The RNA (SL1 RNA DIMER) has 46 modelled nucleotides. The work is reported in "Structure of the dimer initiation complex of HIV-1 genomic RNA" (Mujeeb et al., Nat.Struct.Biol., 1998). Sample source: RNA SYNTHESIZED USING T7 RNA TRANSCRIPTION. Method: solution-state NMR. The entry became public in 1999. The entry is indexed under RIBONUCLEIC ACID, HIV-1, DIMERIZATION, ENCAPSIDATION, RNA. Entry title: NMR STRUCTURE OF THE DIMER INITIATION COMPLEX OF HIV-1 GENOMIC RNA, MINIMIZED AVERAGE STRUCTURE.
RNA sequence: GGCAAUGAAGCGCGCACGUUGCC
RNA sequence: GGCAAUGAAGCGCGCACGUUGCC
Numbered sequence: 001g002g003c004a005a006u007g008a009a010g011c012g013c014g015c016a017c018g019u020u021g022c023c
Numbered sequence: 024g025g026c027a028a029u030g031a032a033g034c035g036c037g038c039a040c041g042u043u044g045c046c
Base pairs, nucleotide, nucleotide: 001023002022003021004020005019006018010038011037012036013035014034015033024046025045026044027043028042029041
C1' cells in the first nucleotide's frame, strides 16, 4: 500500500467502530 | 407491582441489552 473476515447487544436496511492476518 | 428516561459504537427501522429513580 492492497485485500478479506469477524466486529457494533443484534437481526435486516444504508453507512460503520473495534480486532486480526497474509502479501 | 406500576411507570418513565437514557441505554446498545449510532442514526433511522421493527425488536432490544445495560443502568437508575419515584410511587